Method: cryo-electron microscopy, resolution 2.4 angstrom. The entry became public in 2024. An RNA structure (LSUb_rRNA_chain_2, nucleotides 3 to 605; LSUa_rRNA_chain_1, nucleotides 1533 to 1780) from Leishmania major strain Friedlin, in which 605 nucleotides are resolved. It holds a match to the Rfam family "Eukaryotic large subunit ribosomal RNA". The literature on the family includes a 2002 paper in BMC Bioinformatics by Cannone et al., "The comparative RNA web (CRW) site: an online database of comparative sequence and structure information for ribosomal, intron, and other RNAs".
[PDB]
Context: one part of a larger RNA, bound to proteins that are not shown
RNA sequence: CCAACUGCAGACCGUACUCAUCACCGCAUCAGGUCCCCAAGCAUAGAAUGCUCUGGUACAUAGAGAAAGGUACACUCAGGGAAGUCGGCAAAAUAGAUGCGUAAGUUCGCAAGAAGCAUUGGCUCUGAGGGCAA
RNA sequence: AAAUUGCCAACUCAGAACUGCUUACGGCGGGGAAUCCAACUGUAUAAUUAAAACAUAGGUUUGUGAUGCAUCCAAGUGGUGUAUAUCGCAAACUGAUUUCUGCCCAGUGCUCUGAAUGUCAACGUGACGAGAUUCACCGACGCGCGGGUAAACGGCGGGAGUAACUAUGACUCUCUUAAGGUAGCCAAAUGCCUCGUCUUCCAAUUAGAGACGCGCAUGAAUGGAUUAAUGAGAUUCCCUCUGUCCCGAGUUACUAUCUAGCGAAAC
RNA sequence: UGGCGUAGCAAAGAUCUAACGGAGAUAUACUCAACAUGCAACGUUGGAUACUGGAGCGGGGAAGGAUUUCGUGCCAACGGCACUCGUACACGAGUUGUUCGGAAACUGAGCACAACGUUAUAUCGUUUUGUUAGGAAAGUGAAGG
RNA sequence: AACUGAAAAGGGGCAACAGAGAACCUGGGAUUAUAUUCCAAAAAGAAAUUGCAUGUGGG
Numbered sequence: 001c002c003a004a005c006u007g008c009a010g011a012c013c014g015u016a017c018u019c020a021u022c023a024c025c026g027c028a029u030c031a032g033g034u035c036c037c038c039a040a041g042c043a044u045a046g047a048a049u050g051c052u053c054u055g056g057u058a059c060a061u062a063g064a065g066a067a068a069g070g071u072a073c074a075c076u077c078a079g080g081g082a083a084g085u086c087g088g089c090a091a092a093a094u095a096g097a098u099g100c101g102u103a104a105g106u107u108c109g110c111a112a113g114a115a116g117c118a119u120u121g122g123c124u125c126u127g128a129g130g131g132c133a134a
Numbered sequence: 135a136a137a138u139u140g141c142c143a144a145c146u147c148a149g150a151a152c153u154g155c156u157u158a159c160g161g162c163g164g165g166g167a168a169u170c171c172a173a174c175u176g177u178a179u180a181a182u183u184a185a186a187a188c189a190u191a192g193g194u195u196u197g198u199g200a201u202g203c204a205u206c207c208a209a210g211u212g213g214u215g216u217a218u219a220u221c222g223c224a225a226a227c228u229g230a231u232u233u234c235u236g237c238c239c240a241g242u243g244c245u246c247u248g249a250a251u252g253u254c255a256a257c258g259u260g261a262c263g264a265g266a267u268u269c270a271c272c273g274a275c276g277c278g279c280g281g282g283u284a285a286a287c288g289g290c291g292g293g294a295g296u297a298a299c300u301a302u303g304a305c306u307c308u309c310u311u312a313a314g315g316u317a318g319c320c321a322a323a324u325g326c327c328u329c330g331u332c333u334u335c336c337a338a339u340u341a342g343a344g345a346c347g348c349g350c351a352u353g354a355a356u357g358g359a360u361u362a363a364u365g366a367g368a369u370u371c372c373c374u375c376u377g378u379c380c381c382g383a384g385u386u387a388c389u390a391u392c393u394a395g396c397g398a399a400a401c
Numbered sequence: 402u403g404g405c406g407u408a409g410c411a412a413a414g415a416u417c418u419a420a421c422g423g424a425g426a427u428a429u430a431c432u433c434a435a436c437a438u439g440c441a442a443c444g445u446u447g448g449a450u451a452c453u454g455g456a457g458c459g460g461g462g463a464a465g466g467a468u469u470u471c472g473u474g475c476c477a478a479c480g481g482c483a484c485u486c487g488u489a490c491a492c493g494a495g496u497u498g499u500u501c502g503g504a505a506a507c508u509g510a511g512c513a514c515a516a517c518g519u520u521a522u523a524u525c526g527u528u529u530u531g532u533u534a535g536g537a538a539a540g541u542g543a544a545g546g
Numbered sequence: 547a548a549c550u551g552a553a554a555a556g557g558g559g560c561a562a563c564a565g566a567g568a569a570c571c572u573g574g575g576a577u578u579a580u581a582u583u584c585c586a587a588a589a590a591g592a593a594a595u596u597g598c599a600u601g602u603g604g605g
Base pairs, nucleotide, nucleotide: 002603003602006599007598008597009596010595012503013502014501016469017466018465024033025032035462036461037460038459040052041051042050043049055453056452057451058450061394062393063392069389070388071387072386074385075384076383077382079380080379083378088375096120097119098118099117100116105110107230121153122152124150125149126148127147128146129145130142131141133139134138164373165372166371167370168369169368170367171365172364176188177187192228193227194226195225196224197223198222203215204214206212232359233358234357236290237289238288241287242286243283244282245281246280252277253276258271259270260269261268291309292308293307294306295305318352319349330346331345332344333343334342395410396409401403416449417448418447419446420445421444422443470494471493472492473491474490479487480486499594500593507565511560512559514557516527517526518525545549571591572590573585574584
């Protein structure tokens, strides 16, 4: 000088709680606004949408209760079918998947889900599509 | 011809018989024939305008070789395009593609001259006067002079006569400009008259479409014409559909209405 | 102060029941068995019924807030109705690091002290295209006795 | 044994709690309220890492 072993010593600041239909901004416990992480089951193409175990909640002034007139993320209507109206505004209508089929025009890429016709439930069966050893 | 034997997992698609429908959660494009505008995706008036406006790729023009062009700053050995170097940087106009982009330099701009080519300011030179003064000469850009340039700003005509029915004028005269609107397009988002005229669409259409053109006042990068695809853009018609209507009727939740508690404003 | 106990206090589906607690009750002058003379409303626990439906009225952080956190008590004012309840009021408590985050100790878009220059005036300018300033901005390795 | 001076151009700083960097994990009958921070000889325990010293071995 180098390797394990062993002995001693390891300083400063932050650390409660919230992160929101009540803890932040909007004069307020305001249906507005505000970045990040973890994300279950069934239906289904699914972080669509509907319901459910865990976790959370029953907080939003309430009771009684068929007036007229209203608002609505509420409906239906014989016969006719835009005659309404400035104007088809609003509403109605189409709708998933699979097979067939599809015009003018065109910068050849499209137009195109053009248009249009048909099938779809339940149950009991049959066929096809693979891996591993001798 | 292990072209054989055993063991095993997870789903999908296709075919058949039988048997049903009251067409029955949720979720989920209406379609067609045309005209105007913009090529398209995009941006944009927070709180009445989302468009035909802006942008865009494409096209054209201008300045510039660094002691430069454009340009910030009160100022300096100050600052930006420039960590750059013409296939770069800076300044304008038009707005994909296709096919085209006519005539005018008189006006106003911009840009190059005339050898003095007249005009002019300081400075400078000479002279009169005792001096302040006064006079004369010289004196650069620029202007005037003469060229260029319109994908610079912009502009782009009137009168009468005339063909074997009439009508219309290929034709001929005449006044005039810098040039006298060419190719195209249209009662078009541009036409006063105007609800123009003809055809089509309907029983009936001041609306729509196709034509015609003396166009009050269309027209070529102030871009003309056309265009498939695209559009919460403007317009007309057809099929389907319906409480938009004939002509209204019935039902539901929350209100209004009554009660308990609480309890304002405008005026 | 009239309007006036009036307009209204209608988005987010919703509560019911028994027993405890509490002054908040079963609160009466005569008559009388009870109804027809103390209504309405509250916290906790056990049952029942629903909602949120994992892009949640779930569990943790940044910005912002700064004791709102916890226990006991209390109900004057406040929680636009109510309260025995409360993020209200009163008293008393709670945040523990060699290894978690920061700093000590990186560089970026950038800033501008010194220096120099300018301005009547520094309260102005330059200060990363490897880099300040007409610009002498380096202070200790070894040594050597 | 404190001094003395060679070398090497371009002064001193700040700017990231989501970039770079960063040696620790579980269990607890451990609170009214904090915890990868509290637990004591059987530390419930098991580790990693920094500074300075003492043996042992090698050189």
About this RNA: Rajan et al. published it in Cell Rep in 2024: "Structural and mechanistic insights into the function of Leishmania ribosome lacking a single pseudouridine modification". The reconstruction used 212,912 particles.